[PDB]
This is an experimental structure of RNA with a sequence from Acidothermus cellulolyticus 11B, together with DNA, with 131 nucleotides shown. Method: X-ray diffraction, resolution 2.91 angstrom. The entry became public in 2020. The PDB entry is titled "Crystal structure of AceCas9 bound with guide RNA and DNA with 5'-NNNCC-3' PAM". Keywords: DNA endonuclease, CRISPR-Cas9, HNH, RuvC, RNA BINDING PROTEIN, RNA BINDING PROTEIN-DNA-RNA complex. The 2020 paper behind the entry is "The molecular basis for recognition of 5'-NNNCC-3' PAM and its methylation state by Acidothermus cellulolyticus Cas9".
Context: bound to proteins that are not shown
RNA sequence: GGAUGGCAAGAUCCUGGUAUGCUGGGGAGCCUGAAAAGGCUACCUAGCAAGACCCCUUCGUGGGGUCGCAUUCUUCACCCCC
RNA sequence: AGGGGGUUC
DNA sequence: CGCCAGGTATATACCAGGATCTTGCCATCC
DNA sequence: ATACCTGGCG
Numbered sequence: 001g002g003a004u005g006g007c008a009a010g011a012u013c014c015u016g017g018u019a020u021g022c023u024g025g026g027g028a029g030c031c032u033g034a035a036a037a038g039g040c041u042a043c044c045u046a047g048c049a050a051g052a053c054c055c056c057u058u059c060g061u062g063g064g065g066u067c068g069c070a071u072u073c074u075u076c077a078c079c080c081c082c
Numbered sequence: 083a084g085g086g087g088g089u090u091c
Numbered sequence: 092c093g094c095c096a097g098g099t100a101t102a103t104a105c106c107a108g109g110a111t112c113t114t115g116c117c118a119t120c121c
Numbered sequence: 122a123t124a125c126c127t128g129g130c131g
Base pairs, nucleotide, nucleotide: 001121002120003119004118005117006116007115008114009113011111012110013109014108015107016106017105018104019103020102021048022047023046024045025044026043028041029040032037051067052066053065054064055063077089078088079087080086081085082084092131093130094129095128096127097126098125099124100123101122
Other pairs, nucleotide, nucleotide, family: 010112cWH027028cHS027042cWS030039cWW031038cWW033035tHS049068tWS050068tHS057060cWH059060cHS
C1' cells in the first nucleotide's frame, strides 16, 4: 500500500408514544375580605398551529381518510431533467 | 408526467 | 416624540427502534 | 435571537 470477514461508536431524519405547558370549561383543599371577588397550590375535561382538500353514502344534514412550520431567489417569465 | 433543478449583471 | 440603550419572554423534555450515512478498531490473506 | 417592554434626554 491492496483484498476479505467481523466489531464498535457517532450523525441525520422517520414512525409511534409519555409526562408536563397554554387557553376554554370544571371544582377537592387553602389564604386574604363584615362583605363582593377575586388570587393560591393540586386535580378533572376539551383543544393545540389558521386552514385546504378528498372518499364512502345505506344519503346518516352524519360519518371515515390524506396534506398544513423541510427543500432559503414568494407570485409572475424563460431553460432544463427522467 | 408527477416530482427535482437553473436563470449569467 | 426622535433617537437610543438596557431588559426580557418565547413551549419543552423524555422514550425505543427503524431507514440512511460516516468514522474508528480488530483479524487474516496477498 | 427577535420583538416586545420601559425609560433618559433633548